The PDB entry is titled "Solution structure of the U64 H/ACA snoRNA 3' terminal hairpin loop". Solved structure of RNA (Human U64 H/ACA snoRNA), 23 nucleotides shown. Theimer et al. published it in Mol.Cell in 2007: "Structural and functional characterization of human telomerase RNA processing and cajal body localization signals". Keywords: loop, syn G, G-U pair, RNA. It was solved by solution-state NMR.
RNA sequence: GGAGUGCCUUACUGUGGCACUCC
Numbered sequence: 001g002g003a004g005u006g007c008c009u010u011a012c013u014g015u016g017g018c019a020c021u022c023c
Base pairs, nucleotide, nucleotide: 001023002022003021004020005019006018007017008016
Other pairs, nucleotide, nucleotide, family: 009014tWW010011cHS011014cWH
């Protein structure tokens, strides 16, 4: 510095929010 993963919810019209990892 780039890349990546599991999950929670309506008020609900949701593009959501979040914890973390490899080098």